Released in 2022, the model rests on electron microscopy data to a resolution of 2.34 angstrom. An RNA structure (mRNA; 3' vRNA) with a sequence from Influenza B virus, in which 29 nucleotides are resolved. Kouba et al. published it in Cell Rep in 2023: "Direct observation of backtracking by influenza A and B polymerases upon consecutive incorporation of the nucleoside analog T1106". The source organism's lineage runs through Viruses, Polyploviricotina, Insthoviricetes, Articulavirales and Betainfluenzavirus influenzae. It was solved together with Polymerase acidic protein, RNA-directed RNA polymerase catalytic subunit and Polymerase basic protein 2. The reconstruction used 302,395 particles. It comes from the structure "Early transcription elongation state of influenza B/Mem polymerase backtracked due to double incoproation of nucleotide analogue T1106 and with singly incoporated T1106 at the C +1 position".
Context: bound to proteins that are not shown
RNA sequence: AUCUAUAAUAGCCUC
RNA sequence: UC
RNA sequence: GACGAGGCUAUU
Numbered sequence: 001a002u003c004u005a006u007a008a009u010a011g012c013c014u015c
Numbered sequence: 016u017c
Numbered sequence: 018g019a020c021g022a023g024g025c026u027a028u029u
Stems, first nucleotide, its partner, number of pairs: 007029009
């Protein structure tokens, strides 16, 4: 030296 | 997308 | 009657 790794729901923004 |  | 993708946020 953050590269990796990362279940689900909902919101906001962009296209 | 107009 | 309200989709897809990206980022960020909150919650469980």